[PDB]
Context: bound to proteins that are not shown
RNA sequence: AUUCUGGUUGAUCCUGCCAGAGGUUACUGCUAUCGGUGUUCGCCUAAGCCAUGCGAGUCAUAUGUUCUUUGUGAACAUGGCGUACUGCUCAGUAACACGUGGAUAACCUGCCCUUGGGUCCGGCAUAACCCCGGGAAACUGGGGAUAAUACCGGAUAACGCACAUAUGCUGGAAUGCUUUCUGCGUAAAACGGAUUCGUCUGCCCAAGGAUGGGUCUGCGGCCUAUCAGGUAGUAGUGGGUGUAACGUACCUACUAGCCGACAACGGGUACGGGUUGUGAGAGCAAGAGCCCGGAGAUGGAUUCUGAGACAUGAAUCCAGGCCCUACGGGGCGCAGCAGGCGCGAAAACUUUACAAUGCGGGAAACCGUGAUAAGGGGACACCGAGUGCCAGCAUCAUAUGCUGGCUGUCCGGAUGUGUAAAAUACAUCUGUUAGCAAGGGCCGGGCAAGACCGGUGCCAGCCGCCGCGGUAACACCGGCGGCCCGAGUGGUGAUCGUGAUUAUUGGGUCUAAAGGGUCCGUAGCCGGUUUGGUCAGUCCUCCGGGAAAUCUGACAGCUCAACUGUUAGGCUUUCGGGGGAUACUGCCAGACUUGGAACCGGGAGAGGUAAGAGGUACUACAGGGGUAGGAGUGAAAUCUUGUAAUCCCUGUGGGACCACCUGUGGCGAAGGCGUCUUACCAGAACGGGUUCGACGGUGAGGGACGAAAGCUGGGGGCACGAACCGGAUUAGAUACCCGGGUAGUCCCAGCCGUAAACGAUGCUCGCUAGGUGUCAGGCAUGGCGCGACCGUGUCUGGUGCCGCAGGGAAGCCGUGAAGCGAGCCACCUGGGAAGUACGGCCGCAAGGCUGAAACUUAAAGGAAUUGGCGGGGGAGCACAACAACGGGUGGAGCCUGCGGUUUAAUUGGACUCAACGCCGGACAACUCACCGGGGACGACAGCAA
RNA sequence: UAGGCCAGGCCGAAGACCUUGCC
RNA sequence: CGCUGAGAGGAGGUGCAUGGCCGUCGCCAGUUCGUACUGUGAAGCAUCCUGUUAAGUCAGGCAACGAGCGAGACCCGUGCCCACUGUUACCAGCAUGUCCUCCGGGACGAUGGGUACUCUGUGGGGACCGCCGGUGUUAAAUCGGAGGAAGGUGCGGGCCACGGUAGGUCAGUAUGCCCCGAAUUUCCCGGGCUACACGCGGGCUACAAUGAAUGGGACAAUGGGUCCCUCCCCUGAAAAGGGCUGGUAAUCUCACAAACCCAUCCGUAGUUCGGAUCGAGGGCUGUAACUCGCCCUCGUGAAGCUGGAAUCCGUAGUAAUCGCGUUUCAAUAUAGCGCGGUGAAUACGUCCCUGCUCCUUGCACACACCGCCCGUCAAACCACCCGAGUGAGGUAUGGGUGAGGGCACGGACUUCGUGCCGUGUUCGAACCUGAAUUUUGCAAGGGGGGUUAAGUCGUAACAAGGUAGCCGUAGGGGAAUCUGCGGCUGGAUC
Repeated sequence: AUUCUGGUUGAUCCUGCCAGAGGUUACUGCUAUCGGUGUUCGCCUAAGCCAUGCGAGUCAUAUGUUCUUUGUGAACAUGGCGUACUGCUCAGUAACACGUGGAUAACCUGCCCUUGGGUCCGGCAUAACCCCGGGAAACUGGGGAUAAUACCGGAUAACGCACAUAUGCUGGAAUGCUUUCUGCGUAAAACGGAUUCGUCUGCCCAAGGAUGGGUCUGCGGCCUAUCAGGUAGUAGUGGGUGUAACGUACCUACUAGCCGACAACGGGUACGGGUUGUGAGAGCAAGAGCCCGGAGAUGGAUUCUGAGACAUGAAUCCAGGCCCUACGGGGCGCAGCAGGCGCGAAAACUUUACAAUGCGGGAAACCGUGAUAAGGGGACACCGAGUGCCAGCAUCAUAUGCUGGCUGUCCGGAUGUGUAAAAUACAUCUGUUAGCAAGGGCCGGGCAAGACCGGUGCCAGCCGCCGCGGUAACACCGGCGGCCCGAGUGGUGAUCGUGAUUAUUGGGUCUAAAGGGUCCGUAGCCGGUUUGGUCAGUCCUCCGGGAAAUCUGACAGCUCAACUGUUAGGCUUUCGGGGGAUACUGCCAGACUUGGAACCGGGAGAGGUAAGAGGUACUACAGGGGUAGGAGUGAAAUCUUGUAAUCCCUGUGGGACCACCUGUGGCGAAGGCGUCUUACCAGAACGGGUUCGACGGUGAGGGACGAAAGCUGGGGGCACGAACCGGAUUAGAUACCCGGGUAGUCCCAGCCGUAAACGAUGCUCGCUAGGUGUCAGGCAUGGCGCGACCGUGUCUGGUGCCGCAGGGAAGCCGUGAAGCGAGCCACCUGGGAAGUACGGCCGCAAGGCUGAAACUUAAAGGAAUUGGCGGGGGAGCACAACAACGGGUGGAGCCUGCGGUUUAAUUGGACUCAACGCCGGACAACUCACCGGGGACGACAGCAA
Repeated sequence: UAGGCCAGGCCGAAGACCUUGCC
Repeated sequence: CGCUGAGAGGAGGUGCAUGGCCGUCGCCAGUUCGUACUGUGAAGCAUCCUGUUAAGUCAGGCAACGAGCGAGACCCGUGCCCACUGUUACCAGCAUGUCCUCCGGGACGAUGGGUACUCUGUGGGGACCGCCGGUGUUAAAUCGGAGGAAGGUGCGGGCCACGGUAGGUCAGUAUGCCCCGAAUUUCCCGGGCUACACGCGGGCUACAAUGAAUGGGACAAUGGGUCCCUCCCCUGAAAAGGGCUGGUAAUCUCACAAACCCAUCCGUAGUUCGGAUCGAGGGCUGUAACUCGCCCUCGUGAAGCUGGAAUCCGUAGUAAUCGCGUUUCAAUAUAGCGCGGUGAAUACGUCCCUGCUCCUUGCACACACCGCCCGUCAAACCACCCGAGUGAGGUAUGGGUGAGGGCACGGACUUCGUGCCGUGUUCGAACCUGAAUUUUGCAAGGGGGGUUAAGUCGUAACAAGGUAGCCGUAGGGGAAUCUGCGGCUGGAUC
C1' cells in the first nucleotide's frame, strides 16, 4: 500500500480451484486495572408461557358532602379533558406498504389560532350522604334528601331541493365561496365560573388556518419457468347506494374486456427507507438497536365509547392454555418496566427520582409519569491512560542482579466541589517495601519465531492446506528457549476482500470447463455517407424539492481523544418544470452508391429431385468338359465335394454396387454428393456507365434440414453382416481367427433428432510483410493446324502448404487468424456424485430436452520436457547372443555349500544375472562367533567390607 | 585392599573356592 | 571388589547412519564444463545427420566453437634381429678319465679350455593401412600382394569415469547411535558347525580293443624349501624309521610328469574293461583322532550299462583332455589360483534369437513395465433414490354445522331503554369434509454412489497396451468389455 505466498510436476509453463493472509458481524475458549463518549445488552430458539409490584392520570376558578393540620390542605360523588399521543415488538406484508414528486376543485378534524356573530326561556332528575343489606368473591339491591359547565323541552342557523343575482379566490380551470334573496322541508350555546368588578378563563356559531389522519398517482428498489396463462366483480359505461370523502367500495342494466412471455398468476423470502458492511475504486453483502412510515396486541372475528380506535393498560364470543372458588360462580394473556419458567450458542436491576427534558390535567399553585433522566449488571462498539520510572555498575545483550533514590497517572483514606440525592468524575492532602495490577497464542512450510535435551514408536497426537511419527521427530509431549500481539487474545460460521474466482469497468470458450450439427428467422440489440426540420435522451443553465441522523475537514467546547454546537462539503437520486446549444444519437421528409437486393452474358460444378439406360463383377439354376479335392489358417478343423464340387465353356434371371478416371479437385447451409442420358429447380463467382436506394448484421425464444445406428408398415435379399449356431486359439475365450448366417445395409411411406455432426476454431465488417500450388470467371500477350485449344503475367472469389510482424502457456495461428477494432448470439466458472435423481415437455419405443442435492475429494486437467519402456521404427555390437560345431552338467557314487527335519547347539552374512568350492569359510584347541561349565573382568566415582 | 601361599575336600580341572598351611 | 554407574571391551544390533573397500549397469562409452546462441521456463544447441571405429575413435557437412574425465594414448605378456653377456646356464670344435676296433670316437661339458653358434636379461630396433592393386569420395576408413617373426588393436592381460542399483562390507579395518558394562567382555575344558525323512548348487570316478601287466625315451614351466624339502646308505610289503648329504637357493631338492607310444604281453563281454560301503591290521601328523582326519595292506566288488525336459562353457596352441606346483601350512584339496603334455571341428558371418548402446517417433509410465491401471463379485460403513404403504403440518378452495355482534321491524315489562322475546338482514370466529397444492417423519424390499481389507475374478485402457483408440447407435456376455454400422484421427509403423 490499486500487494502476494504454499499446494497437481522427476523438473517447467499454465488452466484451475483448494488452503494462507485483513475487516466486520454473531457466538464463544482463555483471560483481565481504569476513565471517557452514547444513539448497544431475550433480534437470530419460543410473536412461547407468566407469579409479584408498577407503567395515566388530572380537574377546589364545573357541581355537590363530611373534617381540619385553616391551607389553591386532603377524603367521597356527578362531571370535563386525557388515556387513539408516547412505549414495546418486527409476526404478517413483494404491497401506493415504503422512499420521492404532485394531487384532494374528492375529504374529516377535540385541543390551538384570528376576525364576524350570539350567548334565549325553561323543566328537574340522579350521585356520594341517610336507613337496611345481599355477595366466598367478583359485584352490587331497595326506600329517603338533593346539585351542577349533568340531562331533557322551546325560540333566532347549517343541510338539501329549485331558482335569479356582480370575477371573489384559484386560475387550463367551478365543480366552490358566493350579493344573494325566494319559498319548501329544516337549529345551536354554560349571561358558566373566578376577581382586586380592572378583567381572566369557558359555551354556541360562521369563515379560514394549523394540527391529525383517510384517499389519490409518476417513479424507485428481491429469487424463481423444475412457476404460462391469470382474471368474472374480474375490465369498463350509464343510473344509483353507502361513505368523512373519490371509488365496484357495494348494487343494478350493459358492454367484453383487463393483466402477462418486456415474466402475469404461483412458489421462496423479507418490516420499507434514511442507511450499514467492505474494497483503491466499479461494486458486492446485511438492512435487529438511533430517527421516518407500516403493522401487531395469545390466534380470530365482532363491537361499544370518543373529534379521533375497532383501543398495548376496553368489551364480547370462538379456539387455546391458565386461574380464583364457600362449588352456586368469577378472572387473566408483561411483543409496557424490572422479574420468573421454558427455550437455546445466544444477554442485565423486581435500583432511583420527578431535578431536568416532554406529555396529558389545572385558570393557577401543582400532581402523576418503568416516558425520561440517573445509576446497578453484561470482555457491547470506540477512545483515552497506567502496572513503571531510574543514575551508576556487572556477566551470557537484556534478565534478575548490587545499589541509589525518585513519581503517584492507578489502588485505599481524608475533606469539599458536585448530582433530586447518590456513585464515578473533580481538587488538595496523603496511604505503597514499586509492591497489588498480564496475560493470550504460537515456534517444519505457507508466516515472525529452536535442526537444543529426554519421552513416545504409523501408537499417543498434530494438521485451515501442505505435511509430520514404524526408531537422530527444529513438526508431536513436558522442559528449556524463542516469537507476535496487546487488557486483550483466539475458535467456528457468516459475510466482504483476496479473486480480473461473476469480469459494464474487466475474463475466457482450436487442444485445459466451454461455439449451438447447420441454418432460416421475430422481440431485443447493433447499424452507411447526406440536405433539409425539430430538440426527446443528451448537453450548459435556472427554479421547486431530495427531513434530520450517520459521512469528511476545520473551527468552538468537552484535559488529548472519540463526542456536542457552528460552519464549509458529502449522501440523499437516478423527480417536476423553464431558457440556451444542435455535435451526438432517437423523431420528420427526401436524396446518395459503395453494403445487401433485382436482371442480363459467356463459362464452371460427384448441387437437388424425377425418369431411364448402362458398366463390370457377383450370384441362382440348367447345359457341355473333366475327375480327387475345393475353401480357409500362424497352424488347424468345422464347412464343402464322388448326388461330380473346385476349374473351364454356353445360356437364361436375380439384387446390390458405381471402379480406374480422381487430384495436398469440385459443388453444397451443414448432413453430404462420383456410371451415363434427359426433363424440373436453385445458388454461386465472373462480366456489366443494367434496375433498387440502407432495403443490412447478429439474433434468446421458435422453425425446417440433419451422417449412421434404431423404430413402424410394404417390398427386396446378390453380397455383406450385430444376434445365433459350429470349428479352433487359450488356464478360460461368452473375443480377436475361420465356416454358416438372422435382423439390418437397399427401396417405398413416416418417426426418433443424436456423432470426435471437427477446422475440437459460431456468424458479419474494416483494418494489417511477403513467398508459394491449384480451381472458376475475366483480362494481356507468346506459341498453337500463330483457329476449337494450351502457356506466362495480372484483378476478383474460393480452394492448401510456407512464414515475418502480432499473440499465445506452448503445439501453434498467421488477409482463409487463434492479429487489431465493431456488433450480436451460444457457452464455461475446482474434481467426482451426474447429463444421474425428482418434476416437465417431446417420442411407438429405445430415448432426446431441461437438470439438481446429499455425500466424496487435493486435485483432476493442458502443453512442453529429461529419462525409462514397447510384442514403433532405424543403426550397431559380443560364444555371459545365434548359427556351425567340441564337451559336460542333468542320469549313477562320492565330495563340499545353501535350504529345511532334528538339535541344549547343530553359529552368522549372503538368495537370478551379479547366492549355493563364497565370505581364502577344506570348523578336531584356536578358528568361534551356538552352547554345557566354571574362572577371572568397572580407568574414575558412590558405597558395602 | 584382597589375593597369594603347605595338603587335602570336593573341584573336569582350575588355591576355582573351601577344612587347612599361610602375606 | 558385593555392586551400580561411568570404561575398555562387545564376532550383539542396524550394511536401511557411515568412512574405505567390491560386485554390477560395464570396456559401457559415455559423462561433461566454458563462450555465444534458441527458448517466458524446466531445458536446447556443442551431445546432429553421413560414413567409421573396439570404443563421443575419427573424418565429412552443419547454430555452433573449443575443452576435460572415461576411452585411446599408457604401462605390461611373449616372438625376429643385435650391445655386453656365464654361473650355479651352456659343449660347439680344442684335450683328458674308462670301452667299440670297422674308426671317427660312443659316454664325460666334471674339467683344462672355448663363451666359436647359441638359451642369456639390461638397454634398443621392429610391423605406421607404410607402399601397390579394390572399395568407400579424391577424406576419415577399408582386401590379397612383402622373398618378410607377427600386416593392417602382432597376440593375450591390469588399470576402467559421471551416477545409480538404500546390492554386499559393523564378521578384514576404523566408526554413530540403541543395547550389553560382570554379560553379547574375557581364558581352557567337552560338544557342535560333519549331526540328516531330506530339496538344491558346483566338483571328483566310471563301461574298449580308443582297454588290465611288462618295459622304452628324455621329456614342461610356474613357482617352494634354513626351520624346512630332502642326497645317498641301511631296514620292511606299504605307509614309512634311523643315519647321513644338498640348499639361503640358474647350486639343491619336492622332481617321476601323466596322458603317451611299441617287440609286445594283454581277450570277445556289460566282465581283468567298471569301485562306493564295511570288517581285522600296521603308520606319521597333532597337546589331544569316539564324535572327527588322512596314509597304508588285505577280504566283501557292489551301484551300475553315455544319461529326457532343460540348459552350460568355448573361436587356436584356445575347447577338450592328461597330470603339475602353489594358497586354506599339523595332516587332510575331489578346491581356488598358476603351469605344462597333447591336440580338433566350426565361424572368410548376421543381428533373426537373447542382452545391450545411440538418434528419432509414441506414451495416462517417474519407485520409470516387476509401471500405472478398469469393471463385476462378495464384506463393513456412510449419504442418498425408488418403495406397496403409513402418519403429521401449512396454504387456498368450494360446502357444512355454526358461537357472538351489528342495523331493520314487530311485542310486551320497567326509571318505557346499548335491556327482553321474535323475526329478517349483515359480518362472522370455531369445528367437520371431499378434491387441489405444498413441507417433512416412518416403511418390508429394490437401486445405483462412495469409502475401507491383506478380498476374489479376470486384463479393458496407457507403447502399434499386444485386435489402434475414441464418438453415436444397436446387440451379446460373470465383469471389465465384445462385435456390427457410419465418423473422426485426438493412432503409431508403413